[PDB]
Context: one part of a larger RNA
RNA sequence: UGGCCGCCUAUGGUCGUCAAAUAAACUACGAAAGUAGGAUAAAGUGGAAUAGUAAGGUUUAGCUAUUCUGCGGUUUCAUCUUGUAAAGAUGGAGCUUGAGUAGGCAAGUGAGAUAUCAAUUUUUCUUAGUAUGUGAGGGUAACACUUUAGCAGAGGAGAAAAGUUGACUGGGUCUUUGCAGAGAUUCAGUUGAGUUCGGAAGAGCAAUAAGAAUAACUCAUAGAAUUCAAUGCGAGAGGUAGGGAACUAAUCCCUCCCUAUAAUCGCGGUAUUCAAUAUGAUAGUUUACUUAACAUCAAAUUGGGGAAACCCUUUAAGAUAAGAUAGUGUACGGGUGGUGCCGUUAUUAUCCUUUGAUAGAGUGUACCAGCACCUAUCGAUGAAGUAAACUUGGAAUAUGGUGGUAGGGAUACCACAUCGGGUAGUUAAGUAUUCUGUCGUUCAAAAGGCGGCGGAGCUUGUGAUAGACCGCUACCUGAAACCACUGCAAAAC
RNA sequence: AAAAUAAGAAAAAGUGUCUAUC
RNA sequence: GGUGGUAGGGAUACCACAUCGGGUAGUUAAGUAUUCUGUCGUUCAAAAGGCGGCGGAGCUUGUGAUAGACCGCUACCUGAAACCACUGCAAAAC
RNA sequence: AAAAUAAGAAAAAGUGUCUAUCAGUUUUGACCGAAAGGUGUCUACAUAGUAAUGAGUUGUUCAUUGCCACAAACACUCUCAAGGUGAAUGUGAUUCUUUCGAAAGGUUUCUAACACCGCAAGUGUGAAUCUGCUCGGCAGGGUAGAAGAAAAUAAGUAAGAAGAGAGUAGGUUAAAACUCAAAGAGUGGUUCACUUAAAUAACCGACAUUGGUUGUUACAUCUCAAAAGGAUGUGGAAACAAAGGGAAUAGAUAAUCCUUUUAAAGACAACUACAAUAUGGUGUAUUCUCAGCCU
Numbered sequence: 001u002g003g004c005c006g007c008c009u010a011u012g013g014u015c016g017u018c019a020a021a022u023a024a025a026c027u028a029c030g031a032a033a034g035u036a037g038g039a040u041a042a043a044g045u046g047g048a049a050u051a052g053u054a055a056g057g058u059u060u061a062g063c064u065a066u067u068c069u070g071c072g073g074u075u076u077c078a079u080c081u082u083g084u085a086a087a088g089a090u091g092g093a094g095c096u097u098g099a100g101u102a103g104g105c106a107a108g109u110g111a112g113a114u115a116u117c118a119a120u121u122u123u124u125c126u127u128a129g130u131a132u133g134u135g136a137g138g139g140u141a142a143c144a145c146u147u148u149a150g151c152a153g154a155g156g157a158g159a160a161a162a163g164u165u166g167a168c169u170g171g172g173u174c175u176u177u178g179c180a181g182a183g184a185u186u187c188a189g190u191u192g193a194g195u196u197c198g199g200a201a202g203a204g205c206a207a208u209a210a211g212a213a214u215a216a217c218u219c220a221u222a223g224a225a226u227u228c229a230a231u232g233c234g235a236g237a238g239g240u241a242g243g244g245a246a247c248u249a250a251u252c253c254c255u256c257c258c259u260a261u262a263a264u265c266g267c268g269g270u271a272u273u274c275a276a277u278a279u280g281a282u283a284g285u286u287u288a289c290u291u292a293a294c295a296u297c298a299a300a301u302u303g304g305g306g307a308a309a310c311c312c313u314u315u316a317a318g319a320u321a322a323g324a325u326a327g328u329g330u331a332c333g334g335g336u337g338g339u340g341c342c343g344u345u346a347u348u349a350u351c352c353u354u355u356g357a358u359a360g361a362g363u364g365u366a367c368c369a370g371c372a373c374c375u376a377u378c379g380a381u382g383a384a385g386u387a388a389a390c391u392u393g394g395a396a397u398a399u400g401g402u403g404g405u406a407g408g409g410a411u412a413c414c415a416c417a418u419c420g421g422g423u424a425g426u427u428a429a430g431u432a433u434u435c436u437g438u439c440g441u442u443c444a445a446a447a448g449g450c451g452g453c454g455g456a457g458c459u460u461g462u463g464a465u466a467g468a469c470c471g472c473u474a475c476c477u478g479a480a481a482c483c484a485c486u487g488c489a490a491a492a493c
Numbered sequence: 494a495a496a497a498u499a500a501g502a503a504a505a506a507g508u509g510u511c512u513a514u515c
Numbered sequence: 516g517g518u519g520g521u522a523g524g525g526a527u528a529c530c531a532c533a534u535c536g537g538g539u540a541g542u543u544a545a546g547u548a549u550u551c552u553g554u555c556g557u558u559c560a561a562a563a564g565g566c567g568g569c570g571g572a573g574c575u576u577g578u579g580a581u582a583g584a585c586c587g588c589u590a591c592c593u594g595a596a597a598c599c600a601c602u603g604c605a606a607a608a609c
Numbered sequence: 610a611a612a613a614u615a616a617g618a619a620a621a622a623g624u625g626u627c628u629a630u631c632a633g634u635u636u637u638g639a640c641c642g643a644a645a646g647g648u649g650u651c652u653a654c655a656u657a658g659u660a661a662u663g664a665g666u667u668g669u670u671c672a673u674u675g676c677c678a679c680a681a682a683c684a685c686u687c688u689c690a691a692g693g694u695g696a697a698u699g700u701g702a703u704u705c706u707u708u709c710g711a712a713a714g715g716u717u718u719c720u721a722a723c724a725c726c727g728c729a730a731g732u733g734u735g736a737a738u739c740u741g742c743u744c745g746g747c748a749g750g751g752u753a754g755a756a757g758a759a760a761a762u763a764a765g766u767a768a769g770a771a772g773a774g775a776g777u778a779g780g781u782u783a784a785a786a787c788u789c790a791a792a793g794a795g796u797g798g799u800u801c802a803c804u805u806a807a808a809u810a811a812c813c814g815a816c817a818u819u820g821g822u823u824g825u826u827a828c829a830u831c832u833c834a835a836a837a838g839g840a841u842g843u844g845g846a847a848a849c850a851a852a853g854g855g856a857a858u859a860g861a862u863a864a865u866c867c868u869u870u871u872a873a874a875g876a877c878a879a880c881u882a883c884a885a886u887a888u889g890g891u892g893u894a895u896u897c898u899c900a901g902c903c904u
Base pairs, nucleotide, nucleotide: 002015003014004013005012006105007104008103009102010101011100026037027036028035029034044071045070046069047068048067049066050065051064052063053062058492072096073095074094075093076092077091078090079089080088081087108221109220110219111218112217113214114213116210117166118165119164120163121162122161123160124159125158126157127156132152133151134150139145140144167190168189169188170187171186172185173184174183175182177489178488179487180486181485194205195204196203197202223274224273225272226271228269232267233266234265235264239261240260241259242258243257244256251526252525254523276399277398278397279396283391284390286388287387288386289385290384295320296319297318300315303312304311305310323351324350325349326348327347328346331344332343333342352382354380355379356378357377358376359375360374362373363372364371365370401416402415403414404413405412418479419478420477421476422475423474424473425472428460429459430458431457434456435455436454437453438452439451440450441449442448463515464514465513466512467511468510469509470507501689502688517532518531519530520529534595535594536593537592538591539590540589541588544576545575546574547573549857550572551571552570553569554568555567556566557565558564579631580630581629582628583627584626585625586623632788633787634786635785636784637783638782639781640780641779646819647818648817649816650815651814654668658676659675660674661673662672663671664670677701678700679699680698683695684694685693686692704773705772706771707770708769716760717759718758719757720756722734723733724732725731738755739754740753741752742751743750744749792804793803797813798812799811820881821880822879823878824877825876827843828842829841830840831839832838844898845897846896847895850869851868853866889903890902891901
């Protein structure tokens, strides 16, 4: 240098290109038990029996360890079929787990929050002070006829703003154990919106159910998501089937218990995909303003014309910020006795929004050019313009573990690889006596003697002495590692 | 529940930096 | 297709009764030297006793034994009941 | 007005069901025990550490190989000390009675005196002679040992020799289950032996001791009118037989139960003696048998 521990970097561990160890296997010896050597594989989920931890005596729960066992996975041996096979069946044995620390990586997945659509109730506004009702006085009349001022005042239709209904109740099971909640998943019951047959009264189905999006909203999850006729184990609602225990002189059903089937979940396995930071192209929602300004529609309402439902014009509660009105019905879903075309998407024609190119007329900008406005022809576009915040991140370049360093930065340098607390030391050479540490030897014990390796002191050298700070060497010890959807928690004389 | 109870000999290890007094 | 009931809900099935009650004495065999006792016969003038038939208590052996409660069975002694209203009341004299 | 006043004898009629208290049997565990005399002490293993092969027996012995436990000459490793690895070669199962019978160590006491010699230390008798440390000028004093002498312990201990190869038949108790061969006969006695009635095969353990003469105490039988006395005797297991205890209170006991028969001293004290063993005879009786004695 290369492989593995999810991806990127630093450090660490393990292996050597079919690229982790270890046991059985295998070789030699032995009658047996065993002894000496020794190469290699793997995926997990359910039960049973003891021990330990459990204030003070005794009696319990939950956890922490050691053994045994079902199914599955993996390796090896023997006996039979294939050898033109490296596959299949049957019977035994062994194993059932190893890869740290630090800084980053989530358009994934889960929960929460927020639109629209249909039906229905109340209030307000417009048509309108309209229609209609009541009615002093006056005029005319000669014995009645017209109806004014004033007062009261809708229905229907159209439009807008706020509400309500699109479900409710009970049982079982799951989320580590014991009690309260929440969530998920099944089973049963009730109400009657809608629909069908009827003039009505009533009768039947006793239809459960309108509903999308979120990289640019919020909170969680470091490893996660998707897929699987050939992927394992366990739990488990309702119905059905097969047995058992009890009760009776005797039998059957219901109730009780067990097994099989398994709607829906919890851990694992195969295959595929994503996965470090900054600068910066490309590609995109939300919020606010221009702004309902200019325009286009609208139940109705004025003023006129004409053939006695045709045209022009005034006003209006309100709507529209990008779609609208008619066909062909391609594609995807519903409905009916059948069609028509009911919904979404696609496509053709017309209108409307936003723009480019080519011609013509007029006006304005002091004047001339230029530009704007109007009309015509051929294309494009689905609203347009401005401001703020935010998401995505091609190529290239520079970076890419944590901490520390000068008055302030860049470059650069130093220490560490899970993290602390103490003990003894830290400049050489020489040395007549004495003292002392450690080891050996001698002495019956005590007191001592004899040797090896050092220290104190003294002399010489390092100019010397004292205090504070940093650094280095050799040893003695201590601590840490974990499954919640929210809260609480052993209990008996 | 917190401390003490261990850190033998011999080898190994900057006569460093700063201040003060001689 | 009469009435009643005691297998935890049912069905099938089974048991008891035929007008309805209250009491008394009993409910496992064999054997047995003495004594005691119930009932019948005989003897004795009476009393006290004797002699026979059929049983019981006790003892021994067998059923393991003893005590209490409940159910059932066998043999006897006795008791009660039976009625024509359309509505109410009811013998009466010194 | 309600009760009592009747339910003779002999035959007939489920020894049923449930609960409680006792008794007995079987299996397992634990604790104790000798059915052929008394007394004393006892009643573990199975060819040897463990496994295999071979040889030999009168108790369990010998040889070879593998493995386990304990102790180790020596080699290697480690700076000293403290340690680590391998290993020649040794050691390693046990019960009882009778008889015989030591030594070491430790404890207490002792380390003098006399003669020759002026004092030393030399010689003789005697177990009494030396060493380390400490205190005085010397003689000597104190303390700790070696060696030696005397006595009591250790000890009826260790070792040696001889003999045996022995907790049996059964009983009691606790926990579950269960209900009668859980009975009879036979034997000196017991049974895991035999089954309606008598005849087969096992058992009642090992070692030592229990001699003679005289006397005492207790008990049995006979005798003695009561007392006072006299004579003969004493092992164990059974039988014939005898005497008591129970109903029906006062009598009685076929059957059933206990005791007697079965000298409950073959003991105790003093003095004294002894073996090389079988068979047979006594002890010894209604039957069976041990100790002892004689040959």